[PDB]
An RNA structure (Small ribosomal subunit rRNA, nucleotides 986 to 1649) from Saccharomyces cerevisiae, in which 647 nucleotides are resolved.
It holds a match to the Rfam family "Bacterial small subunit ribosomal RNA". Gene Ontology terms of the family: structural constituent of ribosome and ribosome. For this family Rfam cites "The comparative RNA web (CRW) site: an online database of comparative sequence and structure information for ribosomal, intron, and other RNAs" (Cannone et al., BMC Bioinformatics, 2002).
Among the 72 different proteins in the entry, which are not shown, are Small ribosomal subunit protein uS19m, Large ribosomal subunit protein uL16m and Large ribosomal subunit protein bL21m.
Keywords: Dextrose treated mitochondrial ribosome, RIBOSOME.
The structure was determined by electron microscopy at 3.2 angstrom resolution and released in 2025.
The depositors describe the entry as "Glucose treated mitochondrial ribosome of saccharomyces cerevisiae class I".
Context: one part of a larger RNA, bound to proteins that are not shown
RNA sequence: AGACGGUUACAGACUUAAGCAGUGGAGCAUGUUAUUUAAUUCGAUAAUCCACGACUAACCUUACCAUAUUUUGAAUAUUAUAAUAAUUA
RNA sequence: UAAUUAUUAUAUUACAGGCGUUACAUUGUUGUCUUUAGUUCGUGCUGCAAAGUUUUAGAUUAAGUUCAUAAACGAACAAAACUCCAUAUAUAUAAUUUUAAUUAUAUAUAAUUUUAUAUUAU
RNA sequence: U
RNA sequence: UAAUAUAAAGAAAGGAAUUAAGACAAAUCAUAAUGAUCCUUAUAAUAUGGGUAAUAGACGUGCUAUAAUAAAAUGAUAAUAAAAUUAUAUAAAAUAUAUUUAAUUAUAUUUAAUUAAUAAUAUAAAACAUUUUAAUUUUUAAUAUAUUUUUUUAUUAUA
RNA sequence: AAUAUGAAUUAUAAUCUGAAAUUCGAUUAUAUGAAAAAAGAAUUGCUAGUAAUACGUAAAUUAGUAUGUUACGGUGAAUAUUCUAACUGUUUCGCACUAAUCACUCAUCACGCGUUGAAACAUAUUAUUAUCUUAUUAUUUAUAUAAUAUUUUUUAAUAAAU
RNA sequence: AUUAUUAAUUUAUAUUUAUUUAUAUCAGAAAUAAUAUGAAUUAAUGCGAAGUUGAAAUACAGUUACCGUAGGGGAACCUGCGGUGGGCUUAUAAAUAUCUUAAAUAUUCUUACA
Numbered sequence: 001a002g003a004c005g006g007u008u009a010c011a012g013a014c015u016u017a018a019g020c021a022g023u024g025g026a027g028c029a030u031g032u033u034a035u036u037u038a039a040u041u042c043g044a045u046a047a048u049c050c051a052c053g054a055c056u057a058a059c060c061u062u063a064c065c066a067u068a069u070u071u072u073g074a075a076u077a078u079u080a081u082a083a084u085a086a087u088u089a
Numbered sequence: 090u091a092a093u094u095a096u097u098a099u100a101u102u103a104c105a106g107g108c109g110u111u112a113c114a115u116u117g118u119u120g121u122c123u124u125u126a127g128u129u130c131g132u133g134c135u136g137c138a139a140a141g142u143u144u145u146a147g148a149u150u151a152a153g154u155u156c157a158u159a160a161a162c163g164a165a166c167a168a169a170a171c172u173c174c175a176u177a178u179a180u181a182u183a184a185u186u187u188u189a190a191u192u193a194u195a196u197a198u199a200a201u202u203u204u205a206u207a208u209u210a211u
Numbered sequence: 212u
Numbered sequence: 213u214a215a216u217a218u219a220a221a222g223a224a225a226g227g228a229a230u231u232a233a234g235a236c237a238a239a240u241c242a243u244a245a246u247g248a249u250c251c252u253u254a255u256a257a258u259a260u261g262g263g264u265a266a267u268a269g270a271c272g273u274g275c276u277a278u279a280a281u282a283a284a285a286u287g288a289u290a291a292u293a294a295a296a297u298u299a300u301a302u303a304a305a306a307u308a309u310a311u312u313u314a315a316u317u318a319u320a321u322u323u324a325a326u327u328a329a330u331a332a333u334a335u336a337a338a339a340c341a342u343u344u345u346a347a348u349u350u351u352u353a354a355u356a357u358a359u360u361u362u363u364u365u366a367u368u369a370u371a
Numbered sequence: 372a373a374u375a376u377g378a379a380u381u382a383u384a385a386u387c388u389g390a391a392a393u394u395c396g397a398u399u400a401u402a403u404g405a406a407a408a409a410a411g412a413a414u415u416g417c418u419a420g421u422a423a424u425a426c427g428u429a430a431a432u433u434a435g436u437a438u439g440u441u442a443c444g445g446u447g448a449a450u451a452u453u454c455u456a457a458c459u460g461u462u463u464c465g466c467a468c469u470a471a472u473c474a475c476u477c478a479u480c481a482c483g484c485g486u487u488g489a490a491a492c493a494u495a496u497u498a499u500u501a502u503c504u505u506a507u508u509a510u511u512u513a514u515a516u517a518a519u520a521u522u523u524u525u526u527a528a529u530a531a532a533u
Numbered sequence: 534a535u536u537a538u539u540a541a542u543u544u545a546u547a548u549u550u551a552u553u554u555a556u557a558u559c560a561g562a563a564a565u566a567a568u569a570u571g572a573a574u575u576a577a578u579g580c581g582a583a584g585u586u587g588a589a590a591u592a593c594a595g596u597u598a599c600c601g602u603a604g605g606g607g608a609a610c611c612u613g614c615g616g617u618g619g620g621c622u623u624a625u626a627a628a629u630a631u632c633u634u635a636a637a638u639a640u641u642c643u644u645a646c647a
Stems, first nucleotide, its partner, number of pairs: 001469002004465002009461004019417005026276008034267002042053002064262007073104001076103002080099008089090001107250001109249003114246003117240003120236003127166006133142003147156002172228003176199008202221008278410001282345003286341002296333003301326002306321005352369005358363001376407001381402007423446002426444005472594001474591001477587002480584001482581008492571008502562002508557003513552003518548004525541001527539004532535001597618009
Other pairs, nucleotide, nucleotide, family: 002471tSS003466tWW004592tWS005595tSS006595cHS007008cWS007463cWW008462cWH015456cWS016452cWW017418tWW019449cSS024412tHS025277cWW026406cSS029051tHS030051tHS031050cSS034268tHS036040tWW038065cSS039262tWS040266tHS041054tWH041242tWW044049cSS058389tWS058395tHS061062cWS062263tWW062264cWW071254tWH075104tWS078100cWW078101cWW080098tWW085093tWH086092tWW089091tWS106251cWW107251cWW111241tHS112116cWH114241tWH117243tHS123231tHS125232tWH126167tWS127232tWS128153cWH130144tHH133160tWS134160tHS136138tHS136139tHS145158cWW146158tWS149154cWW150152tHS152168cSS183190tWS187189cHS192329cWS199223tWS200222cWS211212cWS213214cHS222224tHS278373cWS278407tSS279345tWS279346tWS279374tWH279375tWS280346tHH280347tWH285342cWW291338tWH292337tWH293444cSS294443cSS295334cWW298301cSS303324tHS305322tWW326331cSS336427cSS337426cSS338445tWS345346cHS357364cWH360363cSS360364tWS373407tWS377406tHS378404tSS379404tHS380402cWW388392tWH388434cSS392396tHS392434cWW392435cWS416422cSS419449tHH420421cWS420447tWS422447tHS431439cWW432437tWW433435tHS437439cHS465592cSS467590tWS472592tWW475590cWW476589cWS478608cSS479585cWW490573tHS491572tHS500563cWW504560cWS505559tHS507558cWW511554cWW512553cWW517549cWS522543cWW522544cWW523543cWW524542cWW531535tWW532534cWW586607tWS587608tWS588589cHS592595cWH620623tWS621623cSS631632cWS633634cSS645646cHS
C1' cells in the first nucleotide's frame, strides 16, 4: 500500500435482541448423498448446492441401457449420367 | 417436338456430427461481498521511489451526499435524479348497450414537501 | 452566520 | 444559519427496476456458440423396450398434521376482489349416473356464447351467523323438578 | 392415552387423457385408519398493508398430473435500538502477515540421508635428548725392544782390496 | 793391518703403525613429546517436496515481548529477579466577555488637491 487484531470509535441491514410464524421431532412429496443396477444420463455440492439447471420425464422429451438397423448422413462446395416446370415455338 | 435453366434422381471426395474432455482455453450471462458507496481518468503538485494528494482539518448525509477548509482543478462508472407501478387533482376521449363513468386510458401538474414561531447552538 |  | 418541539398547508404516503470496479481461476463447453484435443462400421442417426421413479442409512427444502385464543356440515334476494387467461381454445345453462328427493361434489351427453371492457373459466373464500364436536361425567335419557325451556335442578343409568 | 382429530395407507370397482398409466400419471366411490400429544441440542423468514392466514384467485409448462414456479387480491399484527457476536463501509492504534490471519511461525518426537564433535582404546609418523649404542673419522693419550729413516755405539757375516 | 754392503745391536730424532685412554661423530635402540588415522558407543548440526504433539512470537497474538541469570517442564516453553522498549508521546476543553458621538460627518473618492 493493503489485508488482518480476544482493535478505539461511528454508521448501515432483518445482523443481533424482541415479537409473530416456522424447521429440527411424525407421515407424505421432493432435490440430493451413499448404494444398487443394463443403464439409474449430465451438470451445481459453504456462505452463492440441495422444489438448483427442469415451466411438468409413461413413449416422445432423452442426453443414458439392451436389441436390431444407417453410412455423404442436417449441410457447403466440387464429377458425371437420366425423369420433372419451362421463354420462344 | 429445333436451343436451353433449375428442381433434383444415382453416385464421389474433402467431410456433415459428437449432450466426448477441458467454465483452469474462451464468448455470453448470472451468483456473493452489493443500495454496498465505492472504484477510476486527464492535467497539476509533494516524495529519489513505491506511492501520496484529488478521494478533504471540521461538521453533515441514507450516499466520495453537501458546505467550509484545503495541491489540487475538473471529469468518469456508480450515488442521487430522471424511469415503471402506485397516489392527489385537472384536461380530452366513451352518443353510458363492450357500462366497470366508484371505470378505462392518453396527457398535464404535483413533493427529494413547504411556511411560521419558540429554545439551543453558531 |  | 442548522437540529428539536409546536402548530398550518397539502393526499402525501410506498414498492419496483438499476447491484459499480474487482475478486472468488465461483457457476455454465447440457441455452447457444467457438478454440484445442480426441471417433468416424461409432463417442455420429433411427425404431422398440427399458431407465431417469432403484433404497440400508444421512441431509435440505416443502405439504399435511397432532381439536375448543379451533375443526366440519349449511347460508338462492347468492356479503365482498384484483390480477389473469380463451383460434396448439375456454368450454355456460341444463341432461344422465354415482344418490331420492333436491343441493353440493365427480365424471359422461350437447356446445349456447365468446376469439375479449361483450361470453367462459368463476356465485371468491376466510370473516359473519346457526348447528355440531372426542377426552368431557363438560355427556346424554328415563323420570319427575320450574319464573333459565334451545335451558334449570333431585335421583338411577352411561367403563 | 389417537377420537367423530389425523388421512399415511390396502383392497375392489369406476372415470380422464391419449395406441398405449404395466415399472409409471390423475380423479372418485365403497373399504383401511399407521405414525403424529407442538417436536433435543441447534436453526430459518419477516420492521407495515410486511409477517401471519385451515384466505382464496390466475397464468406459464401440459394429450394428462403441482404438495413447485410466477403473479393477484381479502383480513391484517406485535415487537425496535438498547449490549454483546458475525458481515460490511468510515476511522484509531498495532502489525514479522502480502494467493494477505483459512496468514505466519516455533520446538520435540518419528523417517531417511551428509558433515563434524566425545570416547575406554588401537595403530602409525615425525622431531628431540641429561641416554644406550658407535661404522667411520678426527683430535686427544699412554706404551710397543713396533717399523723405517737419516743414526750413534758397537757389531756380525761377506765382497773383495792388498 | 785392515775397507765398505748387508745383518744384527744400542743411541735419539724424524717419518711411520698397532694397542689403549678421553671426546665428538653415520645409523640404530630406547624414552619423552607432537601430529594423523581407526573405536563400541555417543553428541551436535545440516539437508530432504506432503509423518507426530502442542501452539511459544508477530494484533492488546489472547499471560506485553525480549535481555542477563536461576529454577521447573514432553516440547515449543512456564516461573523468580533486575533491565529495556525493539509497547503504552498510543499526548487533545475549567463552558460562560465589556460603552460613547450609527453619521447630513464614517462609507463615496482615480491626480489627489489646494